[PDB]
Context: one part of a larger RNA, bound to proteins that are not shown
RNA sequence: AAGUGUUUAAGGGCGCAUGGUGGAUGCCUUGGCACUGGGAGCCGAUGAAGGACGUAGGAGGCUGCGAUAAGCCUCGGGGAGCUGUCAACCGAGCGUUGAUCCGAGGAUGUCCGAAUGGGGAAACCCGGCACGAGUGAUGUCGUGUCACCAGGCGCUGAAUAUAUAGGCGUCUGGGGGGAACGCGGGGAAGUGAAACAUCUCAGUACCCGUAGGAAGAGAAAACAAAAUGUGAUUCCGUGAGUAGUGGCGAGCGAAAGCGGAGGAUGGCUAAACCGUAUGCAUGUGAUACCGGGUAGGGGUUGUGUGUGCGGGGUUGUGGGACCUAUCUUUCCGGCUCUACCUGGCUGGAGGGCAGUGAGAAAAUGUUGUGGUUAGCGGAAAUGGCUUGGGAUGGCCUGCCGUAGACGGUGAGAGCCCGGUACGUGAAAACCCGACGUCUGUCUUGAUGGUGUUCCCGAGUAGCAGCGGGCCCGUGGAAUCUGCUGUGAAUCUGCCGGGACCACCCGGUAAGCCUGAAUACUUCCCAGUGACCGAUAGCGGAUUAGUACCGUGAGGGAAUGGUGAAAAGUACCCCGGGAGGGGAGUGAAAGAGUACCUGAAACCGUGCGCUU
Numbered sequence: 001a002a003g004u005g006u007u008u009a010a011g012g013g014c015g016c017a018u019g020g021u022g023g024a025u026g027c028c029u030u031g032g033c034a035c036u037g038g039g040a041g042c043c044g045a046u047g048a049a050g051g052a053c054g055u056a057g058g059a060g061g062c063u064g065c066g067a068u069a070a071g072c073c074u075c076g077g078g079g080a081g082c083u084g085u086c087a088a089c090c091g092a093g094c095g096u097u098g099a100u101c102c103g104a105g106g107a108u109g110u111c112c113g114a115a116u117g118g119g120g121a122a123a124c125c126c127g128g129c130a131c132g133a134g135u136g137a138u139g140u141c142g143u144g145u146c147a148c149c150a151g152g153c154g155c156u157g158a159a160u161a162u163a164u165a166g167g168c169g170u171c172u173g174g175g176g177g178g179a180a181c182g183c184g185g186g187g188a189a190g191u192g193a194a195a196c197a198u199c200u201c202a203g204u205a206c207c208c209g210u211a212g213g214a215a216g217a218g219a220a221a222a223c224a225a226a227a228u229g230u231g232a233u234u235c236c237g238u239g240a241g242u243a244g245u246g247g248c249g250a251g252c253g254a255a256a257g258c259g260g261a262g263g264a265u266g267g268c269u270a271a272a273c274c275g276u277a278u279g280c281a282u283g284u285g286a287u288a289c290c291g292g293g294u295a296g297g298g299g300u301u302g303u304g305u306g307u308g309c310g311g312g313g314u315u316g317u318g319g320g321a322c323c324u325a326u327c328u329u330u331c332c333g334g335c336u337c338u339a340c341c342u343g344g345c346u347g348g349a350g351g352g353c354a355g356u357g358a359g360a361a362a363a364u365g366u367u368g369u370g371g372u373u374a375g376c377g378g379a380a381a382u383g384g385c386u387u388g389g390g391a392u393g394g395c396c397u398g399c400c401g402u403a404g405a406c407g408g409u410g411a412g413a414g415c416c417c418g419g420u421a422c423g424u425g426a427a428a429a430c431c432c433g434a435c436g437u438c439u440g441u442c443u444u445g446a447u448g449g450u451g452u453u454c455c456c457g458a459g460u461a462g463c464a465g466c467g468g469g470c471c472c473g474u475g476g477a478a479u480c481u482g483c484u485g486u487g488a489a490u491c492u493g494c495c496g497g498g499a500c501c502a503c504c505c506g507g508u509a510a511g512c513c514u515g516a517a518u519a520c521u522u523c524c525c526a527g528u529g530a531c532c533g534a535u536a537g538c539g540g541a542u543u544a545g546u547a548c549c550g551u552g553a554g555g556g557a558a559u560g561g562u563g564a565a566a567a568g569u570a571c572c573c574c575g576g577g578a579g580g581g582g583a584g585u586g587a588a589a590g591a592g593u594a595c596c597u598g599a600a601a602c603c604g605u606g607c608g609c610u611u
Stems, first nucleotide, its partner, number of pairs: 011611010026596001027561002031532002033529007040521002042177002050112003053066003057090002060086003072106004077102001081094003117126003127146007148174009181212001182210005192199001196247001222230002234261005244252002266513003269457001274310003279305004292341005316491001318456004324449001326448001328445001330349007351443002353440003363437001367433002370431004375424003381397001383396004398415002400404001406418003462486007472498001493508005548555002568595001571582004
Other pairs, nucleotide, nucleotide, family: 009011cHS017604tWW020021cWH022601tWS023598tWH023599tHS024598tHS026597cWW029534tWH045116cWH049113tHS052123tHS056070tWS056084cWH063070cWH071107cWW076102cWW077101cWW079098tWH080095tWS080098tHS158164tWH180213cWW181519cSS187203tWS187205tHS188204tWH191201cWS192200cWW198473cWS203204cHS214518tWH217233cSS219514tWH220231tHS224227tWS225497cWS226504cWS233517tWW239256tHS243253tHS244471tSS246249tHS246250tHS250473cWW261517cSS264515tWH269270cWH273312cWS278306cWW283299tHS286298tWS297337cWS301302cHS310311cWH315318cWS318491cHS322452cWW323451cWW325448cWW327446cWW327447cWW350443tWW354357cSS360440cWS362438cWS366435cWW374425tHS378403tWS378421tHS379400cSS379403tWS380415tHS387391tWH388411tWS389410tSS390410tSS402421cSS405419tWS405420cHS409413tWH426427cHS459487tHS460488tWH460510cSS461487tHS469480cWS470478tWW472475cWS514515cHS532536cSS546557tWH547556tHS550552tHS562566tWH563564tHS563567tHS567585cSS567586tWS569592tWH570583tHS575578tHS585589tWH585592tWW586591tHS593595cHS
C1' cells in the first nucleotide's frame, strides 16, 4: 500500500419458565315439565274474588293479622326447652301448675272493591232517624237503621162515570267473580286450486244469552223387506276412504247391519162424561130436574154458554165413555129433592201398599274398628385389624328380616338417626249405608163380553214462494227447519218405505219429566321419569310479572356452588384508608366473603436465538 474479517439493539419476531381480569367443561341443588290413582268438584247483601292503609322493643321486604292488629277462646294429642322468615346483634322474658306445634269449631274483621244513607279523581268528603255516653247549653262521641228492580199480599182509584194507569205499607228473590268441560245464535280475512268469482280454509278465532258438576237427548208417526225380522237414548270399533258429490278441478264425505260399556223395553198430562164456587144469560118460571112403584112441591133453575175444583180414564191385535147378562174375597153412617124396597154418590174404623223417591209433599223420636281430618308402637355390631382429618373405604367375623323403599349423619351404611313391613289409634265434625214416630192413593170396589151415540193435543199438517244443513254445490229433489200467503180431517182418520199412482208392511206428531254407560282440572292428597341441570329448564333456582320502556292497549330483563363447623385471620409491622408482610386457624389460605374446579381471545416480566 492492497486485501479479508466478527462485533452495537432504539424497537421488532419466535420458543421456554413463571404471572395477571374471564368463567367451560366435572359433579351437584331449595328448582320446572309431562304423566298415574283418588278427593273435591262453586264462592257471594250474614258483603265474595283482589287490593290501600295500619299492626312486632329496636330502619324496610316476605309471612301472619285487623284499633283485640306475627293474635284470642273451647275441645284433643306431646313433652322439653321456646320469642316465624330475609340476616347477624343487643336488651328484655316465659316454661313440669304442660310452653311451642298441629287437628276441629267459635269473635272480633279499618277502608275500597257488584258497593246499596248522599257525594266522588280506589282506599276520601258530607248527613237524616232512633237509642245511649259528655258539657251550665251548641259544638262531640258509641250501637243500630236509611238503594234499585221483579214477584206475591193489603189499602187507595185521577182526566172520568163504571174501571185502569198511578201512588202508599209489608214479605220473598236478583246485580259480581271463577283455568277447562256443554247448550242456542251471530260470526270474519292470510292461504290451494302455480291466478281467480264458485269452493276450502271453517262453522275455525271472537262475541252474545245461558246453567251444572257433568250437559244435552230420550219411551218410535224408527229401520229393513216377504226373514213369522229387530224393540228408548247415549258413547266407542268396524262397516270404507267404498256407494256419492264437485269450474266432475283443487277437495269433500254417509247410512243400514254387525261387535262392545248399561240397565228403568219408566212415568206423567189436556177429550169423550157426573159433582161443586161461580158468573154471562134467559125461563112455558111448570109437568120439567131424579133408574121402577106409593105419593108432597115448584128449584139439586126449566134450558144454554166460558172458567176454577174432585172420580174415569192413557192405547195400536185400537182404546176409552153409554145399555145389556154372568162372577163378585170387612162394618156403620149421610146422601141419589124427599119417607118406604130395588140400582148409584160420600164420610168414620181392620189388612195390605210404598215414602225422600221421576211417579205428593213436611217434619220428629234409637247403628258401622264405615273411612277421613293428628298422632303412637315398632326388630339387629360402641365387632377386630388396617389407610386415614374424619369410616359411611379394603380383609375377617356375627345378628334381624311380615322391615336390604327412600333420605340425613365429617368419604358408597340392612343392624347411627329420620322410617320404611306390620300393628294400632280420635275430643269434635263430615258424609254415606242399617235399625226406629210420621205422610198418602187404593180396598164405594176388582174379573171375563154386546149393539148402538161422543173423544184421542189448531192457525197445526199439507200446499205455493224465498234461504239453511244432511254426500245431494236447485239439480227430478226425499227428510228437518226459518219467514210470508193460503189452508185440511178424527179409526173404512192420518203419516211414512228418496217424484208419483195402485197393492202390501210399520206407526199413532202437533204437552211435560226421567238416574247408568261419556267430556274436563283453577284446588288438595299420594306416587312415577332410558325428561332439563344455571345461555338448558315455566318469562320467574335470587328483590318477579319487580326494575325498566311506553301517558295506551302493552312489552319485558341479568344476578347459585368457601369450608365441617367462621375457627371470617388475635397480635406486630408499612402505611390515611384501600392494600400488604410476618405469626396463628385449619388439609390445604395453589379455600381469605371479589371466596370449587380456572381455557381462548387479551396484557405481562425473566431467559435462549435472530434482524
An RNA structure (23S rRNA, nucleotides 2 to 612) from Mycolicibacterium smegmatis, in which 611 nucleotides are resolved. The depositors describe the entry as "HWS19 strain WT mycobacterial ribosome". The sample was in a buffer at pH 7.5. Among the 50 different proteins in the entry, which are not shown, are Small ribosomal subunit protein uS2, Small ribosomal subunit protein uS10 and Small ribosomal subunit protein uS4. It holds a match to the Rfam family "Bacterial large subunit ribosomal RNA". Rfam links the family to the GO terms structural constituent of ribosome and ribosome. The entry is indexed under Ribosome, mycobacteria.